This is an experimental structure of RNA (NPSL2 RNA (43-MER)) from Homo sapiens, with 43 nucleotides shown. Released in 2022, the model rests on solution NMR data. Primary citation: Liu et al., J.Mol.Biol. (2022), "Solution Structure of NPSL2, A Regulatory Element in the oncomiR-1 RNA". It comes from the structure "Solution structure of NPSL2".
C1' cells in the first nucleotide's frame, strides 16, 4: 500500500444510475446503490 473478516461512529434519503412497474406513450408509485475510524487475519 492492497485484500478479507469483525466492531464502532457520522451523514443523507437529495442528485445520478439501475431494477421493478408501465408501454412496442408519458406520468405516478415501489425497491436498491453512502462515508469515516478502530481491531484481527492474509499478501
Nucleotide at each position: 500500500g492492497g485484500g478479507u473478516g469483525u466492531a464502532g461512529a457520522a451523514a443523507a434519503g437529495u442528485a445520478a444510475g439501475g431494477g421493478a412497474a408501465a408501454c412496442u406513450c408519458a406520468a405516478a408509485c415501489c425497491c436498491c446503490u453512502u462515508u469515516c475510524u478502530a481491531c484481527a487475519c492474509c499478501c
The entry is an ensemble of 20 models.